Shown are 19 nucleotides from a PDB entry: RNA. Entry title: Structure of viral RNA polymerase complex 3. It was solved by X-ray crystallography to 3.12 A. The work is reported in "Molecular basis for RNA polymerization by Q beta replicase" (Takeshita and Tomita, Nat.Struct.Mol.Biol., 2012).
[PDB]
Context: bound to proteins that are not shown
RNA backbone atom coordinates (compact mmCIF):
# COMPACT_ATOMS: atom_id res chain seq x y z
P N A 1 -0.60 5.77 -0.37
O5' N A 1 -1.39 4.55 0.29
C5' N A 1 -0.70 3.45 0.90
C4' N A 1 -0.69 2.23 0.00
C3' N A 1 -1.93 1.36 0.00
O3' N A 1 -3.03 1.93 -0.69
C1' N A 1 0.00 0.00 0.00
P N A 2 -4.54 1.82 -0.10
O5' N A 2 -5.41 1.52 -1.41
C5' N A 2 -5.46 2.45 -2.49
C4' N A 2 -6.26 1.95 -3.69
C3' N A 2 -7.52 1.14 -3.41
O3' N A 2 -8.62 1.92 -2.99
C1' N A 2 -6.32 0.23 -5.25
P N A 3 -10.02 1.22 -2.59
O5' N A 3 -11.08 2.36 -2.88
C5' N A 3 -10.96 3.62 -2.26
C4' N A 3 -11.85 4.64 -2.91
C3' N A 3 -13.28 4.20 -3.15
O3' N A 3 -14.09 4.35 -1.99
C1' N A 3 -12.41 5.28 -5.09
P N A 4 -15.11 3.19 -1.53
O5' N A 4 -16.46 3.63 -2.24
C5' N A 4 -16.61 4.95 -2.76
C4' N A 4 -17.72 5.01 -3.76
C3' N A 4 -18.50 3.73 -3.95
O3' N A 4 -19.39 3.44 -2.88
C1' N A 4 -17.98 4.58 -6.06
P N A 5 -20.19 2.04 -2.86
O5' N A 5 -21.56 2.46 -3.55
C5' N A 5 -22.37 1.49 -4.16
C4' N A 5 -22.78 1.87 -5.57
C3' N A 5 -23.21 0.70 -6.43
O3' N A 5 -24.52 0.28 -6.13
C1' N A 5 -21.65 1.92 -7.64
P N A 6 -24.74 -0.93 -5.10
O5' N A 6 -25.07 -2.13 -6.08
C5' N A 6 -24.27 -2.32 -7.23
C4' N A 6 -25.09 -2.34 -8.49
C3' N A 6 -25.53 -3.73 -8.94
O3' N A 6 -26.88 -4.02 -8.57
C1' N A 6 -24.08 -2.79 -10.55
P N A 7 -27.19 -5.24 -7.56
O5' N A 7 -27.33 -6.48 -8.55
C5' N A 7 -27.62 -6.28 -9.93
C4' N A 7 -27.00 -7.34 -10.79
C3' N A 7 -26.64 -8.64 -10.08
O3' N A 7 -27.76 -9.50 -9.92
C1' N A 7 -24.79 -7.93 -11.33
P N A 8 -27.90 -10.40 -8.60
O5' N A 8 -27.95 -11.87 -9.20
C5' N A 8 -27.18 -12.91 -8.64
C4' N A 8 -26.05 -13.33 -9.56
C3' N A 8 -25.06 -14.32 -8.96
O3' N A 8 -25.51 -15.66 -9.01
C1' N A 8 -23.86 -12.53 -9.91
P N A 9 -25.39 -16.60 -7.71
O5' N A 9 -23.82 -16.81 -7.61
C5' N A 9 -23.05 -17.14 -8.77
C4' N A 9 -21.70 -17.69 -8.40
C3' N A 9 -21.57 -18.20 -6.97
O3' N A 9 -22.07 -19.52 -6.80
C1' N A 9 -19.77 -16.76 -7.46
P N A 10 -22.31 -20.12 -5.32
O5' N A 10 -20.84 -20.57 -4.90
C5' N A 10 -20.45 -20.63 -3.54
C4' N A 10 -18.96 -20.49 -3.38
C3' N A 10 -18.48 -20.36 -1.94
O3' N A 10 -18.38 -21.60 -1.27
C1' N A 10 -17.55 -18.60 -3.18
P N A 11 -19.51 -22.02 -0.20
O5' N A 11 -19.00 -21.29 1.14
C5' N A 11 -17.68 -21.50 1.63
C4' N A 11 -17.04 -20.22 2.11
C3' N A 11 -17.49 -19.70 3.46
O3' N A 11 -16.94 -20.41 4.56
C1' N A 11 -17.34 -17.90 1.93
O5' N B 1 -14.00 -6.73 3.97
C5' N B 1 -12.89 -7.19 4.73
C4' N B 1 -12.56 -8.62 4.40
C3' N B 1 -12.41 -8.94 2.92
O3' N B 1 -11.16 -8.55 2.37
C1' N B 1 -13.80 -10.55 3.92
P N B 2 -11.07 -7.91 0.89
O5' N B 2 -10.94 -9.21 -0.03
C5' N B 2 -10.00 -10.22 0.28
C4' N B 2 -10.25 -11.47 -0.50
C3' N B 2 -10.48 -11.30 -1.99
O3' N B 2 -9.29 -11.05 -2.72
C1' N B 2 -12.05 -12.83 -1.13
P N B 3 -9.35 -10.30 -4.14
O5' N B 3 -10.59 -10.99 -4.85
C5' N B 3 -10.60 -11.21 -6.25
C4' N B 3 -11.27 -12.52 -6.59
C3' N B 3 -11.91 -12.61 -7.96
O3' N B 3 -10.97 -12.89 -8.99
C1' N B 3 -13.45 -13.36 -6.37
P N B 4 -10.64 -11.77 -10.09
O5' N B 4 -11.81 -11.99 -11.17
C5' N B 4 -11.99 -13.26 -11.80
C4' N B 4 -13.29 -13.34 -12.57
C3' N B 4 -13.62 -12.14 -13.46
O3' N B 4 -12.98 -12.17 -14.73
C1' N B 4 -15.46 -12.59 -12.10
P N B 5 -12.68 -10.80 -15.53
O5' N B 5 -14.15 -10.25 -15.85
C5' N B 5 -15.08 -11.04 -16.60
C4' N B 5 -16.46 -10.42 -16.65
C3' N B 5 -16.54 -8.95 -17.04
O3' N B 5 -16.40 -8.73 -18.42
C1' N B 5 -17.92 -9.31 -15.18
P N B 6 -15.92 -7.29 -18.94
O5' N B 6 -16.84 -6.27 -18.11
C5' N B 6 -18.06 -5.80 -18.66
C4' N B 6 -18.75 -4.75 -17.79
C3' N B 6 -18.12 -3.37 -17.72
O3' N B 6 -18.30 -2.59 -18.89
C1' N B 6 -18.79 -4.02 -15.57
P N B 7 -17.33 -1.32 -19.18
O5' N B 7 -18.15 -0.11 -18.54
C5' N B 7 -19.48 0.18 -18.94
C4' N B 7 -20.15 1.13 -17.99
C3' N B 7 -19.32 2.32 -17.54
O3' N B 7 -19.25 3.35 -18.51
C1' N B 7 -20.33 1.36 -15.66
P N B 8 -17.81 3.88 -18.98
O5' N B 8 -17.88 5.42 -18.65
C5' N B 8 -16.89 6.03 -17.83
C4' N B 8 -17.49 6.56 -16.55
C3' N B 8 -16.51 7.20 -15.58
O3' N B 8 -16.16 8.54 -15.92
C1' N B 8 -17.81 5.66 -14.40
RNA sequence: CGAUGGACCCA
RNA sequence: GGGUCCAU